Background:
This is an experimental structure of RNA (23S rRNA, nucleotides 1262 to 2017) from Escherichia coli (strain K12), with 755 nucleotides shown. Pichkur et al. published it in Rna in 2020: "Insights into the improved macrolide inhibitory activity from the high-resolution cryo-EM structure of dirithromycin bound to theE. coli70S ribosome". It holds a match to the Rfam family "Bacterial large subunit ribosomal RNA". Its family is annotated with ribosome and structural constituent of ribosome in the Gene Ontology. The reconstruction used 401,905 particles. The entry has 29 different proteins, among them 50S ribosomal protein L27, 50S ribosomal protein L23 and 50S ribosomal protein L17. Released in 2020, the model rests on cryo-EM data to a resolution of 2.1 angstrom.

Context: one part of a larger RNA, bound to proteins that are not shown
RNA sequence: AUAAGUAACGAUAAAGCGGGUGAAAAGCCCGCUCGCCGGAAGACCAAGGGUUCCUGUCCAACGUUAAUCGGGGCAGGGUGAGUCGACCCCUAAGGCGAGGCCGAAAGGCGUAGUCGAUGGGAAACAGGUUAAUAUUCCUGUACUUGGUGUUACUGCGAAGGGGGGACGGAGAAGGCUAUGUUGGCCGGGCGACGGUUGUCCCGGUUUAAGCGUGUAGGCUGGUUUUCCAGGCAAAUCCGGAAAAUCAAGGCUGAGGCGUGAUGACGAGGCACUACGGUGCUGAAGCAACAAAUGCCCUGCUUCCAGGAAAAGCCUCUAAGCAUCAGGUAACAUCAAAUCGUACCCCAAACCGACACAGGUGGUCAGGUAGAGAAUACCAAGGCGCUUGAGAGAACUCGGGUGAAGGAACUAGGCAAAAUGGUGCCGUAACUUCGGGAGAAGGCACGCUGAUAUGUAGGUGAGGUCCCUCGCGGAUGGAGCUGAAAUCAGUCGAAGAUACCAGCUGGCUGCAACUGUUUAUUAAAAACACAGCACUGUGCAAACACGAAAGUGGACGUAUACGGUGUGACGCCUGCCCGGUGCCGGAAGGUUAAUUGAUGGGGUUAGCGCAAGCGAAGCUCUUGAUCGAAGCCCCGGUAAACGGCGGCCGUAAC
RNA sequence: AUAACGGUCCUAAGGUAGCGAAAUUCCUUGUCGGGUAAGUUCCGACCUGCACGAAUGGCGUAAUGAUGGCCAGGCUGUCUCCACCCGAGACUCAGUGAAAUU
Numbered sequence: 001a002u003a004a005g006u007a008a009c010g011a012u013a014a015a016g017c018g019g020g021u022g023a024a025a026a027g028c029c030c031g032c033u034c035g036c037c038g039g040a041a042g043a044c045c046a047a048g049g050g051u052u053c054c055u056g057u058c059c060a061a062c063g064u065u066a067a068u069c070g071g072g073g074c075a076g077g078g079u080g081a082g083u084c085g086a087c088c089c090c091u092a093a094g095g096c097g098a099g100g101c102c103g104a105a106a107g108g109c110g111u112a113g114u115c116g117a118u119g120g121g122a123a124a125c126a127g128g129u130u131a132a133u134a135u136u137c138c139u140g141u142a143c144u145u146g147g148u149g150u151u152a153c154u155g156c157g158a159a160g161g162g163g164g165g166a167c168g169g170a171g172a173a174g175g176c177u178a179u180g181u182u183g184g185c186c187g188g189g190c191g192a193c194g195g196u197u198g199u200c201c202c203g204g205u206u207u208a209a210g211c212g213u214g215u216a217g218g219c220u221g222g223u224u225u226u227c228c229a230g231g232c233a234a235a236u237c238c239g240g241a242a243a244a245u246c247a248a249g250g251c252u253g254a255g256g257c258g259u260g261a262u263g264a265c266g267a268g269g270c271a272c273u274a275c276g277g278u279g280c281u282g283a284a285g286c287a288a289c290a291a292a293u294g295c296c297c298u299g300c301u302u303c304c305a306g307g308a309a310a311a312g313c314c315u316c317u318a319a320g321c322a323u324c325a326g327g328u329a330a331c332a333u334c335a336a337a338u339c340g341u342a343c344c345c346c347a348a349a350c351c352g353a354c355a356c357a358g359g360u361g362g363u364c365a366g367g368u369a370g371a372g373a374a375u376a377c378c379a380a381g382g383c384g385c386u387u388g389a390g391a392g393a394a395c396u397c398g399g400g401u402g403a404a405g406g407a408a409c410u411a412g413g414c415a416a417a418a419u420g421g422u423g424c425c426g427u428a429a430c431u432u433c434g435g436g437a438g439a440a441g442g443c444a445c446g447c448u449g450a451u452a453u454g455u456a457g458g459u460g461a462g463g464u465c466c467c468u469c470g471c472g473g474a475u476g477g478a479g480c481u482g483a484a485a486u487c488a489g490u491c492g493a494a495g496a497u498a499c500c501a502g503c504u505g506g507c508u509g510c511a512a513c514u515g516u517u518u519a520u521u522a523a524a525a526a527c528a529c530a531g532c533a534c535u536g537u538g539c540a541a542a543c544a545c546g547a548a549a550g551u552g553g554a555c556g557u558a559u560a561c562g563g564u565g566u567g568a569c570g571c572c573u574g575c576c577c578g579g580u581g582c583c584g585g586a587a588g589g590u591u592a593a594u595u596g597a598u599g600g601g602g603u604u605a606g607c608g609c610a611a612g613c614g615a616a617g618c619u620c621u622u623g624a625u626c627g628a629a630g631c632c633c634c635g636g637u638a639a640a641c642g643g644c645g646g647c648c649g650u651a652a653c
Numbered sequence: 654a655u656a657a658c659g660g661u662c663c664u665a666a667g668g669u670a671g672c673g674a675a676a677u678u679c680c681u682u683g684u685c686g687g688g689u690a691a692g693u694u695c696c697g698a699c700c701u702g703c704a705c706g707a708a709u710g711g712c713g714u715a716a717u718g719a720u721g722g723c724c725a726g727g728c729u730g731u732c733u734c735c736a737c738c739c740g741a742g743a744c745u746c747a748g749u750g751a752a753a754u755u
Stems, first nucleotide, its partner, number of pairs: 001755001008749002015033006034384004042364004048344002052342001053077006062070002082143002084340003088121003094115003100109003124141005144336011155321002160316004168303004174296003179290005184205006190198001206264002210259004217252004221246008230238002255471001265285001268281005304307001350359002366378004387747004395742008404733002408731001413728001421445005430435001432568001446490006457481003463475004467470001491495001503726007510718002515527002531566007543552003569713004574644003579641002581637005588632003599621005606613002645662005671705001672702001683699005
C1' cells in the first nucleotide's frame, strides 16, 4: 500500500439557552434552568507518584472531534513546626554477627552484641490569613523535656533486684458525648395565582486545648512493729511469717460544671468595587428531648483455644562517693537541631503499555422513610463521564406490555415469570430429640377520630425534706418525648402499594456436617475434617533440613510425637500367611574385605660332558584355613500389599 | 419346575453379613409393579452380581449441599406464534481515523 475514509471515538448520569472572549465556541468563562452521586462520583490520611499545585502566556505535537481549554508547551511563583511525621529511645518476627563451632575454597550456623515497626516511649489548641502553605505564618491562650544559675533541704549511686509498662475471644448494659430534632430567642419576610399578622415563612442560635473541680463508675482493706534457708551479693524494696491497731485509706475515671471568653465567631447590614472581591459594622447565641458502631472500657461478666517483648517510668541497694559529688523543691534563664510538609488517593497524577467500566489500606458518617453502613429521595459538597447532529429500516443489544393456552419449549423450566415484610394463628413424615421449620397454610396491614384535648412507657424541672454538705439523698411531679392496641368512620381496582424483599412440596444417588481446590473453560461425589485403627518412637526419641556444625520435632516425654490408611454417628467389619513385604529365630548350608597354608613358574650360584638339572634370594602365580550381615531355612503377621473355585447328579406333576 | 442333598477335582482359602440391572449390569430399553394418553430417565422389587462386598471399609443414616437424577403445585413469550413499544447501536451528515488479510 490494501481492507477504507470502512469499524470505532471507552459505561444510556443529560442536557437547554443567554451573555462574554476569540480568526473561529456543542465542549472554555459567566449566568439561569435541567439532570446525576451523596457509606460517594463528597472530605481527609498512609502507600505510591514527584511539580501533576498557583499565576501569566502559547495551541504545532499531546487530548480518540474542535479547542480560546487542559494533568499539554514556555516562563515565573509556591511547601515556614520545641508540640504533626520522620529522625531519636525501646524492642517483635527476622537479619547481621567480635570471638566461637563447622566446612575442599567460596562459605554455614551462632554467642556477646548490633540492627530491625507493622507495636511501646515528653508536650497545642481555637480563630484569622495566601492566587497557591499552615495544629508550621499571625492573634489569643497553653504545654513538654532538657541545660545552666541561685536559694532551701538533703544519702547519693547500676550493665544489678523488684514493681510497672503488660496485652485473648465473646457477651452484657449502665453512664455519657459527638450529633440530630423541636421549642425558645434573634434577624428578616407578608408573597407573580385562591389563601397566608399566624398554631405562618426563611435564616441564625458557634465557641477549643489548657487550668480548677474528682462525678457516673471500676479496683484495692489501711497503718505500724518484729522476724525470715527467697529475689545469684546487698537491699529500708519485693516475697514470706507473726503481731498490734484502724476501719476508711489509696489508685483509676468518661462526662458535666466553672474558667479559658468584656474575647473570637456570628445572620445580616453598610460601604467600595479593578466587579473577582475589598473595607466597616454586627443581633440572639438558650432549653428540652433523642442518641451512637465513638468515650468511660487496657473496665465488668464469662469462656477455653489460656491470650508479645524491651525501654521510658517507680522503687531497691552493691562497688563507690561523702566538704564534695549527687538528689528533691522553688525561681530565673537558655535550648529544643536536622529532614518531610505543594498536589493526586475508587484516581486522568498509584498498579494495569492508554486521560483503560479492573485493583488499591485507614479515617470521617447530615435529613426523611427504614431493623439497617440495605434501599429510595435529598443536605454539605461534587459532577453530566472529551466526538457531535439527524433519522426513527432490517438486524443485534438492554428493557416494558401481551389475547387464548400454560413447559406443548428444551439435552435440561436454560432464561424469564413468580415468591418476597411485620404481627398473630397454624404446621407432617422422620429424627442423632437439637431439629425438620420461615415446613406447608392462613389472617390482619392506609388515613381520620375516639378511648387518652398524646395513653402505657421513657425523661424529669420547680417545689419540699434530709444531709456526716456535695457533681449529695429522698420526695415531688411541671414540661418534653411517645409506641402498641381496641372501637368507630373513611378513600381507592389495589394500604407490606414505590425501591427493597424466600418459590414451595414429594421421591432418590453421593458426601456426615462448616470448610478447601484446578489465579485464566472443571467447585464436585475430589481434598480436608472430628472420630477410628495399625505402626514407629524411652528422649542426644523416631523423623526431617543439613557434606558438617547445628536446627526443627520440643523448652514437648508414650493420655507424647511421627508415619500410614480410613473418614461424624448407628449396626458392623467374615475366610486366606501359599505369593510379596514386615517382624522374630538362630542350628545348619552358602557367602565379602581380610588372612596366605600349599602347589606351580621365572631368574642363577652351582652341578653336569652335553642333554640337562638347578639351592638361596628376589619374583610371578595358585588360594588351604579364618570370616559378619544377607540369602536359603524355621515361625509369626492381612484396619500389611493382596486373595476369597469348577463340573455332574438328585424331591411325591 | 427348582435343588435343601450327594459325587468328584482343585485351592493358601474358596465371598460370610449386608447389598444388588447399582456412580458397578455387557447382553439391556432385563422382568414385574408404580407414575404418564404415551416414561431407553425416575421410584419399588426380583437375583440371572458379564465384572458388589466388609477400614484402598460394608450397609444404614437425621441435618446439611450455588451437588446428580425424577415428579408435582404455582408461575410464566420457554413454546404454539409471535405483535407492539421504550432506549443503545446499525443508517445519513460533519470531525478524527484503525485491523486481520493480500